The PDB entry is titled "Crystal Structure of the Wild Type Hepatitis Delta Virus Gemonic Ribozyme Precursor, in EDTA solution".
The RNA (Hepatitis Delta virus ribozyme) has 70 modelled nucleotides.
RNA sequence: GGCCGGCAUGGUCCCAGCCUCCUC
RNA sequence: UGGCGCCGGCUGGGCAACACCAUUGCACUCCGGUGGCGAAUGGGAC
Repeated sequence: GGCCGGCAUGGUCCCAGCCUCCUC
Repeated sequence: UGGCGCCGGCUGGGCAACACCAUUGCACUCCGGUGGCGAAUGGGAC
RNA backbone atom coordinates (compact mmCIF):
# COMPACT_ATOMS: atom_id res chain seq x y z
P G A 1 -1.59 3.05 3.35
O5' G A 1 -0.42 3.10 2.26
C5' G A 1 -0.72 3.45 0.92
C4' G A 1 -0.67 2.24 0.00
C3' G A 1 -1.91 1.36 0.00
O3' G A 1 -3.00 1.96 -0.70
C1' G A 1 0.00 0.00 0.00
P G A 2 -4.49 1.38 -0.53
O5' G A 2 -4.44 0.03 -1.41
C5' G A 2 -5.33 -0.20 -2.50
C4' G A 2 -5.49 -1.69 -2.75
C3' G A 2 -6.60 -2.36 -1.95
O3' G A 2 -7.87 -2.15 -2.56
C1' G A 2 -4.64 -3.65 -1.76
P C A 3 -9.19 -2.10 -1.65
O5' C A 3 -9.50 -3.64 -1.36
C5' C A 3 -9.75 -4.55 -2.43
C4' C A 3 -9.72 -5.99 -1.95
C3' C A 3 -10.76 -6.36 -0.91
O3' C A 3 -12.05 -6.54 -1.49
C1' C A 3 -8.68 -7.27 -0.28
P C A 4 -13.36 -6.15 -0.65
O5' C A 4 -13.46 -7.33 0.43
C5' C A 4 -13.59 -8.69 0.02
C4' C A 4 -13.38 -9.64 1.19
C3' C A 4 -14.41 -9.52 2.30
O3' C A 4 -15.61 -10.18 1.93
C1' C A 4 -12.24 -9.70 3.24
P G A 5 -17.03 -9.53 2.28
O5' G A 5 -17.25 -9.95 3.81
C5' G A 5 -17.29 -11.33 4.17
C4' G A 5 -16.94 -11.54 5.64
C3' G A 5 -17.85 -10.85 6.65
O3' G A 5 -19.08 -11.55 6.79
C1' G A 5 -15.59 -10.66 7.33
P G A 6 -20.42 -10.75 7.14
O5' G A 6 -20.26 -10.46 8.71
C5' G A 6 -20.29 -11.52 9.66
C4' G A 6 -20.01 -11.04 11.07
C3' G A 6 -20.80 -9.83 11.54
O3' G A 6 -22.13 -10.19 11.94
C1' G A 6 -18.54 -9.55 12.14
P C A 7 -23.36 -9.22 11.61
O5' C A 7 -23.10 -7.95 12.55
C5' C A 7 -23.20 -8.06 13.97
C4' C A 7 -22.43 -6.97 14.69
C3' C A 7 -23.09 -5.61 14.74
O3' C A 7 -24.12 -5.57 15.73
C1' C A 7 -20.75 -5.38 14.36
P A A 8 -25.42 -4.66 15.53
O5' A A 8 -24.85 -3.16 15.68
C5' A A 8 -24.43 -2.67 16.96
C4' A A 8 -23.64 -1.38 16.84
C3' A A 8 -24.34 -0.21 16.15
O3' A A 8 -25.27 0.42 17.02
C1' A A 8 -22.08 -0.34 15.44
P U A 9 -26.60 1.10 16.43
O5' U A 9 -26.06 2.34 15.58
C5' U A 9 -25.41 3.45 16.22
C4' U A 9 -24.71 4.34 15.21
C3' U A 9 -25.63 5.07 14.25
O3' U A 9 -26.16 6.23 14.88
C1' U A 9 -23.70 4.24 13.10
P G A 10 -27.74 6.42 15.05
O5' G A 10 -28.26 6.68 13.56
C5' G A 10 -27.66 7.69 12.75
C4' G A 10 -28.17 7.60 11.32
C3' G A 10 -27.44 8.50 10.33
O3' G A 10 -26.40 7.78 9.66
C1' G A 10 -29.73 9.07 10.35
P G A 11 -24.95 8.42 9.44
O5' G A 11 -25.15 9.40 8.19
C5' G A 11 -25.57 8.91 6.92
C4' G A 11 -26.24 10.00 6.10
C3' G A 11 -25.36 11.19 5.73
O3' G A 11 -24.69 10.94 4.49
C1' G A 11 -27.37 11.97 6.71
P U A 12 -23.25 11.57 4.19
O5' U A 12 -23.62 13.03 3.63
C5' U A 12 -23.67 13.31 2.23
C4' U A 12 -23.74 14.80 1.96
C3' U A 12 -22.50 15.60 2.34
O3' U A 12 -21.54 15.58 1.28
C1' U A 12 -24.45 16.69 3.18
P C A 13 -20.03 16.09 1.50
O5' C A 13 -20.15 17.67 1.24
C5' C A 13 -19.23 18.59 1.82
C4' C A 13 -19.90 19.91 2.14
C3' C A 13 -19.06 20.87 2.97
O3' C A 13 -18.27 21.71 2.13
C1' C A 13 -21.17 20.58 4.02
P C A 14 -16.78 22.12 2.54
O5' C A 14 -16.97 22.97 3.88
C5' C A 14 -17.29 24.36 3.83
C4' C A 14 -17.21 25.00 5.21
C3' C A 14 -15.89 24.84 5.95
O3' C A 14 -14.91 25.77 5.49
C1' C A 14 -17.69 24.38 7.42
P C A 15 -13.35 25.42 5.61
O5' C A 15 -13.03 25.72 7.15
C5' C A 15 -13.12 27.05 7.67
C4' C A 15 -12.83 27.09 9.16
C3' C A 15 -11.55 26.38 9.60
O3' C A 15 -10.40 27.17 9.34
C1' C A 15 -13.32 25.82 11.08
P A A 16 -9.10 26.51 8.66
O5' A A 16 -8.40 25.75 9.89
C5' A A 16 -7.84 26.48 10.98
C4' A A 16 -7.99 25.75 12.30
C3' A A 16 -7.17 24.48 12.45
O3' A A 16 -5.81 24.77 12.79
C1' A A 16 -9.36 24.05 13.17
P G A 17 -4.63 23.81 12.28
O5' G A 17 -4.81 22.49 13.18
C5' G A 17 -4.65 22.54 14.60
C4' G A 17 -5.31 21.36 15.28
C3' G A 17 -4.59 20.03 15.10
O3' G A 17 -3.52 19.93 16.04
C1' G A 17 -6.92 19.72 14.76
P C A 18 -2.10 19.35 15.58
O5' C A 18 -2.40 17.79 15.37
C5' C A 18 -2.76 16.96 16.47
C4' C A 18 -3.36 15.64 16.02
C3' C A 18 -2.47 14.78 15.13
O3' C A 18 -1.48 14.11 15.90
C1' C A 18 -4.69 14.77 14.30
P C A 19 -0.05 13.76 15.25
O5' C A 19 -0.37 12.46 14.38
C5' C A 19 -0.82 11.26 15.00
C4' C A 19 -1.27 10.24 13.97
C3' C A 19 -0.17 9.75 13.04
O3' C A 19 0.51 8.65 13.65
C1' C A 19 -2.16 10.24 11.80
P U A 20 2.09 8.46 13.48
O5' U A 20 2.22 7.79 12.03
C5' U A 20 1.71 6.48 11.77
C4' U A 20 1.69 6.20 10.27
C3' U A 20 3.06 6.08 9.61
O3' U A 20 3.11 4.92 8.78
C1' U A 20 1.75 7.70 8.47
P C A 21 4.15 3.74 9.10
O5' C A 21 5.21 3.84 7.90
C5' C A 21 6.28 4.79 7.94
C4' C A 21 7.07 4.78 6.64
C3' C A 21 6.23 4.90 5.37
O3' C A 21 6.07 6.28 5.04
C1' C A 21 7.76 3.08 5.17
P C A 22 4.65 6.85 4.56
O5' C A 22 4.79 6.79 2.97
C5' C A 22 3.66 6.54 2.17
C4' C A 22 3.97 5.50 1.10
C3' C A 22 2.74 5.03 0.35
O3' C A 22 2.45 5.97 -0.69
C1' C A 22 4.19 3.18 0.92
P U A 23 1.15 6.91 -0.61
O5' U A 23 1.64 8.45 -0.60
C5' U A 23 2.77 8.95 -1.35
C4' U A 23 2.41 10.15 -2.22
C3' U A 23 1.95 11.44 -1.52
O3' U A 23 3.05 12.31 -1.25
C1' U A 23 0.48 10.88 -3.35
P C A 24 3.05 13.42 -0.08
O5' C A 24 1.87 14.45 -0.45
C5' C A 24 2.07 15.88 -0.34
C4' C A 24 0.94 16.63 0.38
C3' C A 24 1.32 17.17 1.75
O3' C A 24 1.77 18.53 1.63
C1' C A 24 -0.75 15.94 1.89
O5' U B 1 -12.58 15.99 -3.47
C5' U B 1 -12.00 15.64 -2.22
C4' U B 1 -11.74 14.14 -2.13
C3' U B 1 -10.62 13.63 -3.04
O3' U B 1 -9.41 13.67 -2.29
C1' U B 1 -12.57 12.21 -3.17
P G B 2 -7.95 13.69 -2.97
O5' G B 2 -7.17 12.57 -2.14
C5' G B 2 -7.58 12.24 -0.81
C4' G B 2 -7.06 10.88 -0.39
C3' G B 2 -7.67 10.32 0.89
O3' G B 2 -8.77 9.46 0.59
C1' G B 2 -5.31 10.43 1.12
P G B 3 -10.13 9.53 1.44
O5' G B 3 -9.68 9.03 2.89
C5' G B 3 -9.37 7.66 3.14
C4' G B 3 -8.53 7.48 4.39
C3' G B 3 -9.22 7.79 5.70
O3' G B 3 -9.99 6.66 6.14
C1' G B 3 -7.07 8.79 5.68
P C B 4 -11.36 6.86 6.95
O5' C B 4 -10.88 7.48 8.35
C5' C B 4 -10.12 6.71 9.28
C4' C B 4 -9.80 7.50 10.54
C3' C B 4 -10.97 8.20 11.21
O3' C B 4 -11.73 7.28 11.97
C1' C B 4 -9.06 9.62 11.18
P G B 5 -13.21 6.88 11.50
O5' G B 5 -13.81 6.13 12.78
C5' G B 5 -13.76 6.72 14.07
C4' G B 5 -14.51 5.86 15.08
C3' G B 5 -13.95 4.46 15.29
O3' G B 5 -12.93 4.46 16.29
C1' G B 5 -16.26 4.31 14.84
P C B 6 -11.72 3.41 16.23
O5' C B 6 -12.39 2.05 16.75
C5' C B 6 -12.63 1.85 18.14
C4' C B 6 -13.43 0.58 18.40
C3' C B 6 -12.70 -0.73 18.13
O3' C B 6 -11.88 -1.10 19.24
C1' C B 6 -14.94 -0.83 17.29
P C B 7 -10.52 -1.93 19.04
O5' C B 7 -11.03 -3.36 18.53
C5' C B 7 -11.64 -4.29 19.43
C4' C B 7 -12.23 -5.49 18.71
C3' C B 7 -11.29 -6.23 17.77
O3' C B 7 -10.34 -7.02 18.47
C1' C B 7 -13.43 -6.05 16.78
P G B 8 -8.90 -7.29 17.81
O5' G B 8 -9.20 -8.40 16.70
C5' G B 8 -9.69 -9.69 17.07
C4' G B 8 -10.34 -10.42 15.90
C3' G B 8 -9.40 -10.81 14.77
O3' G B 8 -8.65 -11.97 15.12
C1' G B 8 -11.40 -9.93 13.87
P G B 9 -7.16 -12.16 14.55
O5' G B 9 -7.40 -13.14 13.31
C5' G B 9 -6.64 -13.00 12.11
C4' G B 9 -7.47 -13.42 10.91
C3' G B 9 -6.73 -13.39 9.59
O3' G B 9 -6.04 -14.63 9.38
C1' G B 9 -8.77 -12.22 9.36
P C B 10 -4.56 -14.65 8.78
O5' C B 10 -4.78 -14.21 7.26
C5' C B 10 -5.45 -15.07 6.34
C4' C B 10 -5.60 -14.43 4.97
C3' C B 10 -4.31 -13.91 4.34
O3' C B 10 -3.54 -14.97 3.77
C1' C B 10 -6.02 -12.31 4.07
P U B 11 -1.95 -14.97 3.91
O5' U B 11 -1.49 -13.75 2.98
C5' U B 11 -1.65 -13.81 1.56
C4' U B 11 -1.51 -12.43 0.93
C3' U B 11 -0.12 -11.82 1.01
O3' U B 11 0.72 -12.37 -0.01
C1' U B 11 -1.75 -10.18 1.53
P G B 12 2.32 -12.28 0.09
O5' G B 12 2.65 -10.90 -0.65
C5' G B 12 2.32 -10.73 -2.03
C4' G B 12 2.48 -9.29 -2.49
C3' G B 12 3.81 -8.63 -2.21
O3' G B 12 4.92 -9.25 -2.92
C1' G B 12 2.11 -7.09 -1.79
P G B 13 5.43 -8.94 -4.40
O5' G B 13 6.11 -7.49 -4.24
C5' G B 13 6.27 -6.63 -5.35
C4' G B 13 6.47 -5.19 -4.91
C3' G B 13 7.82 -4.86 -4.30
O3' G B 13 8.84 -4.77 -5.30
C1' G B 13 6.11 -3.75 -3.11
P G B 14 10.35 -5.18 -4.96
O5' G B 14 10.86 -3.97 -4.04
C5' G B 14 11.01 -2.65 -4.57
C4' G B 14 11.10 -1.60 -3.48
C3' G B 14 12.28 -1.73 -2.53
O3' G B 14 13.48 -1.23 -3.11
C1' G B 14 10.33 -1.28 -1.29
P C B 15 14.82 -2.11 -3.05
O5' C B 15 14.85 -2.62 -1.52
C5' C B 15 15.81 -2.13 -0.58
C4' C B 15 15.36 -0.81 0.03
C3' C B 15 16.47 -0.02 0.73
O3' C B 15 16.44 1.34 0.29
C1' C B 15 14.62 -0.28 2.19
P A B 16 17.58 1.92 -0.67
O5' A B 16 17.37 3.50 -0.50
C5' A B 16 17.35 4.39 -1.62
C4' A B 16 16.50 5.62 -1.34
C3' A B 16 16.39 6.04 0.12
O3' A B 16 17.49 6.88 0.49
C1' A B 16 14.22 5.90 -0.79
P A B 17 18.12 6.76 1.96
O5' A B 17 17.04 7.51 2.88
C5' A B 17 16.85 8.92 2.78
C4' A B 17 15.56 9.36 3.46
C3' A B 17 15.52 9.17 4.97
O3' A B 17 16.12 10.29 5.63
C1' A B 17 13.51 8.35 4.00
P C B 18 17.16 10.07 6.82
O5' C B 18 16.24 9.50 8.00
C5' C B 18 15.52 10.38 8.87
C4' C B 18 14.61 9.62 9.81
C3' C B 18 15.30 8.62 10.73
O3' C B 18 15.88 9.25 11.87
C1' C B 18 13.41 7.59 9.75
P A B 19 17.27 8.72 12.46
O5' A B 19 16.88 7.33 13.16
C5' A B 19 16.11 7.31 14.36
C4' A B 19 15.51 5.94 14.63
C3' A B 19 16.50 4.85 15.01
O3' A B 19 16.77 4.90 16.41
C1' A B 19 14.91 4.03 13.41
P C B 20 18.27 4.82 16.97
O5' C B 20 18.58 3.25 17.00
C5' C B 20 17.83 2.38 17.86
C4' C B 20 17.79 0.95 17.32
C3' C B 20 19.14 0.27 17.16
O3' C B 20 19.58 -0.27 18.41
C1' C B 20 17.73 -0.19 15.28
P C B 21 21.14 -0.48 18.72
O5' C B 21 21.52 -1.78 17.87
C5' C B 21 21.22 -3.09 18.36
C4' C B 21 21.30 -4.14 17.27
C3' C B 21 22.69 -4.46 16.74
O3' C B 21 23.42 -5.30 17.63
C1' C B 21 21.15 -4.34 14.94
P A B 22 25.01 -5.17 17.75
O5' A B 22 25.55 -5.69 16.33
C5' A B 22 25.48 -7.07 15.98
C4' A B 22 25.78 -7.30 14.50
C3' A B 22 27.13 -6.80 14.01
O3' A B 22 28.16 -7.74 14.32
C1' A B 22 25.46 -6.11 12.50
P U B 23 29.56 -7.24 14.91
O5' U B 23 30.29 -6.60 13.64
C5' U B 23 30.61 -7.38 12.49
C4' U B 23 30.81 -6.51 11.26
C3' U B 23 31.93 -5.48 11.37
O3' U B 23 33.18 -6.07 11.03
C1' U B 23 29.97 -4.43 10.54
P U B 24 34.49 -5.75 11.91
O5' U B 24 34.73 -4.19 11.66
C5' U B 24 35.09 -3.70 10.36
C4' U B 24 36.27 -2.74 10.43
C3' U B 24 37.54 -3.31 11.07
O3' U B 24 38.63 -3.16 10.16
C1' U B 24 37.00 -1.18 12.01
P G B 25 39.37 -4.44 9.52
O5' G B 25 39.08 -4.26 7.95
C5' G B 25 38.45 -5.29 7.18
C4' G B 25 37.38 -4.71 6.27
C3' G B 25 37.91 -3.79 5.18
O3' G B 25 38.25 -4.54 4.02
C1' G B 25 36.03 -2.79 6.29
P C B 26 39.73 -4.47 3.41
O5' C B 26 39.77 -3.03 2.71
C5' C B 26 38.94 -2.73 1.59
C4' C B 26 39.76 -2.34 0.37
C3' C B 26 40.83 -3.34 -0.04
O3' C B 26 40.32 -4.42 -0.88
C1' C B 26 41.70 -1.09 -0.06
P A B 27 39.62 -4.35 -2.33
O5' A B 27 38.74 -3.01 -2.34
C5' A B 27 37.34 -3.05 -2.65
C4' A B 27 36.82 -1.71 -3.16
C3' A B 27 36.99 -1.48 -4.66
O3' A B 27 35.88 -2.05 -5.37
C1' A B 27 37.73 0.44 -3.46
P C B 28 36.06 -2.63 -6.85
O5' C B 28 36.21 -1.32 -7.75
C5' C B 28 35.11 -0.43 -7.96
C4' C B 28 35.55 0.83 -8.69
C3' C B 28 36.23 0.58 -10.03
O3' C B 28 35.25 0.51 -11.07
C1' C B 28 37.53 2.11 -8.72
P U B 29 34.93 -0.89 -11.80
O5' U B 29 33.32 -0.96 -11.87
C5' U B 29 32.49 0.12 -11.44
C4' U B 29 31.18 -0.40 -10.84
C3' U B 29 31.26 -0.87 -9.39
O3' U B 29 30.09 -0.47 -8.66
C1' U B 29 30.38 -2.59 -10.73
P C B 30 29.85 1.01 -8.09
O5' C B 30 28.34 1.28 -8.57
C5' C B 30 27.43 2.05 -7.78
C4' C B 30 26.23 1.21 -7.35
C3' C B 30 26.51 0.17 -6.27
O3' C B 30 26.48 0.77 -4.98
C1' C B 30 25.03 -0.69 -7.97
P C B 31 27.32 0.16 -3.75
O5' C B 31 26.49 -1.14 -3.33
C5' C B 31 25.28 -1.05 -2.57
C4' C B 31 24.53 -2.36 -2.57
C3' C B 31 25.21 -3.50 -1.82
O3' C B 31 24.83 -3.46 -0.44
C1' C B 31 24.34 -4.26 -3.93
P G B 32 25.70 -4.18 0.70
O5' G B 32 25.00 -5.62 0.82
C5' G B 32 23.71 -5.76 1.38
C4' G B 32 23.75 -6.68 2.59
C3' G B 32 22.42 -6.83 3.32
O3' G B 32 21.63 -7.85 2.71
C1' G B 32 24.12 -6.31 4.88
P G B 33 20.14 -7.55 2.22
O5' G B 33 19.29 -7.66 3.57
C5' G B 33 19.09 -8.93 4.20
C4' G B 33 18.92 -8.80 5.70
C3' G B 33 17.63 -8.13 6.16
O3' G B 33 16.55 -9.05 6.14
C1' G B 33 19.47 -7.28 7.41
P U B 34 15.05 -8.57 5.82
O5' U B 34 14.57 -7.93 7.21
C5' U B 34 14.32 -8.75 8.35
C4' U B 34 14.24 -7.93 9.63
C3' U B 34 13.07 -6.96 9.72
O3' U B 34 11.90 -7.62 10.18
C1' U B 34 15.07 -5.84 10.33
P G B 35 10.44 -7.11 9.73
O5' G B 35 10.18 -5.87 10.71
C5' G B 35 9.83 -6.08 12.08
C4' G B 35 9.65 -4.77 12.82
C3' G B 35 8.55 -3.86 12.29
O3' G B 35 7.27 -4.23 12.81
C1' G B 35 10.53 -2.60 12.66
P G B 36 5.96 -4.22 11.89
O5' G B 36 5.49 -2.69 11.93
C5' G B 36 5.06 -2.07 13.14
C4' G B 36 5.39 -0.59 13.17
C3' G B 36 4.70 0.25 12.10
O3' G B 36 3.32 0.57 12.38
C1' G B 36 6.99 0.75 12.05
P C B 37 2.68 1.17 13.73
O5' C B 37 1.12 1.11 13.37
C5' C B 37 0.67 1.38 12.03
C4' C B 37 0.05 0.15 11.38
C3' C B 37 0.97 -0.67 10.46
O3' C B 37 0.93 -2.10 10.71
C1' C B 37 -0.80 0.35 9.17
P G B 38 -0.38 -3.04 10.88
O5' G B 38 -0.70 -2.88 12.44
C5' G B 38 -2.04 -2.76 12.93
C4' G B 38 -2.01 -2.42 14.41
C3' G B 38 -1.44 -1.04 14.75
O3' G B 38 -2.35 -0.31 15.57
C1' G B 38 -0.33 -2.73 16.02
P A B 39 -3.62 0.45 14.94
O5' A B 39 -3.53 1.95 15.52
C5' A B 39 -2.29 2.51 15.96
C4' A B 39 -1.96 3.81 15.23
C3' A B 39 -3.08 4.84 15.13
O3' A B 39 -3.20 5.57 16.35
C1' A B 39 -1.91 4.69 13.06
P A B 40 -4.53 5.49 17.24
O5' A B 40 -5.21 6.93 17.03
C5' A B 40 -4.52 8.13 17.39
C4' A B 40 -4.71 9.22 16.34
C3' A B 40 -6.15 9.69 16.14
O3' A B 40 -6.40 10.88 16.89
C1' A B 40 -5.16 9.07 14.03
P U B 41 -7.13 10.89 18.32
O5' U B 41 -8.63 10.37 18.05
C5' U B 41 -9.50 10.93 17.05
C4' U B 41 -10.00 12.31 17.43
C3' U B 41 -11.49 12.47 17.70
O3' U B 41 -11.82 12.04 19.03
C1' U B 41 -10.61 14.34 16.47
P G B 42 -13.34 12.03 19.58
O5' G B 42 -13.53 13.53 20.14
C5' G B 42 -14.75 14.26 19.94
C4' G B 42 -14.54 15.74 20.19
C3' G B 42 -15.72 16.64 19.85
O3' G B 42 -16.62 16.75 20.95
C1' G B 42 -13.76 17.50 18.83
P G B 43 -18.20 16.91 20.70
O5' G B 43 -18.34 18.38 20.07
C5' G B 43 -18.22 19.55 20.88
C4' G B 43 -18.03 20.80 20.05
C3' G B 43 -19.18 21.18 19.12
O3' G B 43 -20.24 21.82 19.83
C1' G B 43 -17.15 21.37 17.94
P G B 44 -21.76 21.62 19.36
O5' G B 44 -21.87 22.52 18.04
C5' G B 44 -21.84 23.95 18.12
C4' G B 44 -21.41 24.59 16.80
C3' G B 44 -22.48 24.65 15.72
O3' G B 44 -23.33 25.78 15.92
C1' G B 44 -20.41 23.92 14.78
P A B 45 -24.84 25.80 15.37
O5' A B 45 -24.65 25.91 13.78
C5' A B 45 -24.33 27.16 13.16
C4' A B 45 -24.40 27.08 11.64
C3' A B 45 -25.69 26.52 11.07
O3' A B 45 -26.69 27.53 10.98
C1' A B 45 -23.85 25.47 10.02
P C B 46 -28.18 27.27 11.53
O5' C B 46 -29.05 27.24 10.18
C5' C B 46 -29.97 26.19 9.91
C4' C B 46 -29.51 25.35 8.73
C3' C B 46 -30.38 24.14 8.42
O3' C B 46 -31.44 24.52 7.55
C1' C B 46 -28.08 23.50 8.46
The entry also models sodium ions. Crystallisation conditions: EDTA, NaCl, MPD, Sodium Cacodylate, Spermine-HCl, pH 6.0, VAPOR DIFFUSION, HANGING DROP, temperature 277K. It was solved by X-ray crystallography to 3.4 A. It holds a match to the Rfam family "Hepatitis delta virus ribozyme". The literature on the family includes a 1998 paper in Nature by Ferre-D'Amare et al., "Crystal structure of a hepatitis delta virus ribozyme". Rfam's curators write: The hepatitis delta virus (HDV) ribozyme is necessary for viral replication and is thought to be the only catalytic RNA known to be required for viability of a human pathogen. The ribozyme acts to process the RNA transcripts to unit lengths in a self cleavage reaction. The ribozyme is found to be active in vivo in the absence of any protein factors and is the fastest known naturally occurring self-cleaving RNA. On the sample the depositors note: RNA occurs from Hapatitis Delta Virus pathogen, in vitro transcription with pUc19.